Released in 2021, the model rests on solution NMR data. An RNA structure (RNA target (19-MER)), together with DNA, in which 52 nucleotides are resolved. The entry is indexed under 10-23 DNAzyme, RNA-cleaving DNAzyme, pre-catalytic complex, DNA-RNA HYBRID. Sample source: Part of human PrP mRNA. It comes from the structure "Pre-catalytic complex of 10-23 DNAzyme with RNA target".

RNA sequence: ACAUGCACCGUUACCCCAA
DNA sequence: TTGGGGTAAGGCTCGCTACAACGAGGTGCATGT
Numbered sequence: 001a002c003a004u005g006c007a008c009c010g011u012u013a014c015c016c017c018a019a
Numbered sequence: 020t021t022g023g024g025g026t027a028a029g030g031c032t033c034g035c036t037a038c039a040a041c042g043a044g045g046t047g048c049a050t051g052t
Stems, first nucleotide, its partner, number of pairs: 001052003005048001007046002011028001013026003018021001
Other pairs, nucleotide, nucleotide, family: 002052cWW004049cWW005049cWS006047cWW012027cWW016023cWW016024cWW019020cWW
C1' cells in the first nucleotide's frame, strides 16, 4: 500500500474491479 | 449493460442519531499479506 468481515450512518487525502 | 470498497490521523462524536432524504462515499477494527 492492497485485501477481508458485517452493517451503513462520516470527516480528509489518495487509489483500486470486471463483466 | 453499471455495478465494487478501502488505508488512517480520536478513523468514534454528538445535541449532529438513522430509517430514508441528499451534498459528500469509509465508517470498524480487527482480520489477512